[PDB]
Context: one part of a larger RNA, bound to proteins that are not shown
RNA sequence: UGACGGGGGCCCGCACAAGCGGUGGAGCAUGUGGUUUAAUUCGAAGCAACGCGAAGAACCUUACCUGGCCUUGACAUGCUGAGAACUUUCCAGAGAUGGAUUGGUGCCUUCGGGAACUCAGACACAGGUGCUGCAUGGCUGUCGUCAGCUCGUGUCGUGAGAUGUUGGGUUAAGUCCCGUAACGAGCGCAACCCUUGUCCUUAGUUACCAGCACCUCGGGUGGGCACUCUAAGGAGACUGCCGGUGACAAACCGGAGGAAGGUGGGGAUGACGUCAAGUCAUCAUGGCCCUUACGGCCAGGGCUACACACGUGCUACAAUGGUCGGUACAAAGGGUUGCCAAGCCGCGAGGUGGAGCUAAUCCCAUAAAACCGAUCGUAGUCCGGAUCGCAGUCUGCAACUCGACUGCGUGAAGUCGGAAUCGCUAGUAAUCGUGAAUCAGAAUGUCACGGUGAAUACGUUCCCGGGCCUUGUACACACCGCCCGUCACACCAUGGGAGUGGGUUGCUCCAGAAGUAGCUAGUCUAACCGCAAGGGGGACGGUUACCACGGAGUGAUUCAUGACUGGGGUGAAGUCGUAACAAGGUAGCCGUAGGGGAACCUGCGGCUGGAU
Repeated sequence: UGACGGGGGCCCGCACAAGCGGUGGAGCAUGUGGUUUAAUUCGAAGCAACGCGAAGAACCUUACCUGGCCUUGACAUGCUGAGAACUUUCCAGAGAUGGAUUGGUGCCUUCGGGAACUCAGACACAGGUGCUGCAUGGCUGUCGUCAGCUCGUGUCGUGAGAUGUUGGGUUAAGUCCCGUAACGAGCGCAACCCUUGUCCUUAGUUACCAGCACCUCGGGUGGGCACUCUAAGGAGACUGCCGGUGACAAACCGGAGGAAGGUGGGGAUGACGUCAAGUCAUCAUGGCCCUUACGGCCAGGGCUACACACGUGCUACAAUGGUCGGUACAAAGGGUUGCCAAGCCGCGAGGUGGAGCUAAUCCCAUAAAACCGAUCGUAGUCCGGAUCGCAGUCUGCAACUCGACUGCGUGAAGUCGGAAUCGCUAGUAAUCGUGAAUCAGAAUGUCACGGUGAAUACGUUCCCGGGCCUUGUACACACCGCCCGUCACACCAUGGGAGUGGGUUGCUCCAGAAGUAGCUAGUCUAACCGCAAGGGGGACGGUUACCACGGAGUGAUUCAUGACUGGGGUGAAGUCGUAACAAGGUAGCCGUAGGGGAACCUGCGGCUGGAU
C1' cells in the first nucleotide's frame, strides 16, 4: 500500500415491519445432471449453471453411417475444344445427369484474327466440414447507480509511499460550501441527447355538419381557416424571490402565482475502476492433421425405456351457481407474382365471388367486464373427455393404420397455502389484440389501448448488501488466506543402552636382559717390583644397585561397536483436529504446577509485545 476481521465510529438503499401472494404424495416440457444406440463434433464452471461459437443444418460442394465414384472441375485457378449459348421438355429414374436434345450458328470484319460456356482431358488445388481463447478479440456476458478511481506540478519521507482525495457542515451525487502544503486537472445529472396542452402565423382538392338548409339526423354536398379535423417546430419549468434556522454558506424547512409551482440522471465509442475462467469460429487468428480427401455425391437409418430430483415465475379452491347466436359499441396502412368483403357456403366454416387494386376508403371488418341475466339459491361434482376425430369439391404433377377444423355422448384428481422464502413507499403491488414478407395470411413470460386506483409508514437498534474514515494483522493467487501439533509413512543424522572389542595410562607387586658402577673367590705369567716363593695390578667368575621388555591384580580415561529405545530434521501429502495470526471468535505470551490422542485446557503470579 492493499485485501480481510465474529474491531470501532459515521452513511445509504422496501435492507428492517405497512394494505401482496407460491414451492407442497404432486396436473411425467430434452432447460442441463440420473434413462433407450448397431455410425457422437465443440460450448458455463455460484442462489451471474435454460441472455455460455453465430445476430436462423429446406438437395447435404457440414459437424468421417454414408449409397457412391473421382483422375481438371460447378465453383477459385493457368494450358486445350467440337459445338457460343439454350431447348436439354422427355428415356432408364420407385432417384442429379450424360446423351435422343427436335430448331439456332451464333460475333466483330485492315475480310488476317479473336472470344465466353451443359460438359470435358494433364501439374496444382480451393474444403479444416476435428484440436484449440493460456505466446491473437476491438466500439462489456457482473456496481447497489459509488462520484467514486487516477494524474501534472509542488511539498513532506532514506525510501516503498503519502498529500491532494483529510477535517467541519451539506448533498442522489469531487454541483458543492467553509477550512487546509497544496494548486490544478482528467473525465457529469445539468447544458449535447424521452426533448413544445402549454403560444403559433397558416393550416384539411374527395373526411363530414359548431355557421347551416339538408339528410336515411348513416350526412348525398357546397362551405367547415371562426362556436375547429392526428403539430413540423418555436418563449417551457426557476436557486426564482420573501421569512427564520445553518459560519449565512453550501444547504435544509415555510410561501406565492392560482382549477401547474421548487429539486421528476429516459446510458449501443459505461466518467473510469472492478472477479487465471465462453471462438485459434460470423472480419479475424497457432503446435499437429485430410491430402484417389469432409474435391465424389442421386446418402441402404441406428437421439423421449421413466428409474426421478430439480430455476419453483398466469390459471384456484365448485358456489356468484353450472351450456348461448345477442349491447350505447375495435376498425387504418404495407399492399404491379399482395392483403383474400356484405360471401351464395354457416350452428361456426366468408376456397368459384371480388366494392378498398396503390388506401382522409378497405381484406382479418366481428367486437367492448353493465342492465334485474332464465328453473332449482352456497358441492373434489349437471368446471372434467390425454391412447379410440373416423371423415369431409381449399398450397397443387408429390396428406395409402398421426393435425387446426373446439358439436360436448365421455375416461379423475383445483381445501385458507404451515417449514420459510421470489418480493412494494404512487400512478405504483393490478386479467380486453399485434396491421404489414426474400412482395403466396398458425413469432405465447419482457404485445401499439390494459379506461381500475390505498379505509393510508416507525425510526434506523437489528437481518443481509454497500460507501467513507479509523484500528489490529504471522494475510499478499490478500480469511475459499495463513498456520500448529499428535498418529501413519519414507529417508537421514544422533542421544540412552545389559554388554562386547580395542588404544593409552595411574597404582601395588612378582620376575628382571644387555650394559654400567659398587662389593667379593679359583687362573693370572704379559709388560711392573723381586727371593725369580710370590706380591702389585688385571682378566673371567660371585651378586648388589639401577632398568627396558614381560607377568598378575585393580582402577581410570578414550575410541569403535551393540539387541533394543528415545527424541530431532527433511520429504508428501496421508490422518485427526483448529491451538496461533482479526477481540482469531475464551486476548496472546512468560515462569510454574496439574491434566489431556494432539494442537493444547486449567490454576497462581507477571507482562502488553492488547483492543473496543

Method: electron microscopy, resolution 2.95 A. The entry became public in 2019.
Solved structure of RNA (16S rRNA, nucleotides 915 to 1526) from Pseudomonas aeruginosa, 612 nucleotides shown.
Halfon et al. published it in Proc.Natl.Acad.Sci.USA in 2019: "Structure ofPseudomonas aeruginosaribosomes from an aminoglycoside-resistant clinical isolate".
The depositors describe the entry as "Pseudomonas aeruginosa 30s ribosome from an aminoglycoside resistant clinical isolate".
An Rfam search finds the family "Bacterial small subunit ribosomal RNA" in it. Clan: SSU clan. Rfam 15.1 lists 42,628 matches to the family in 10,626 species.
The sample was in a buffer at pH 7.4.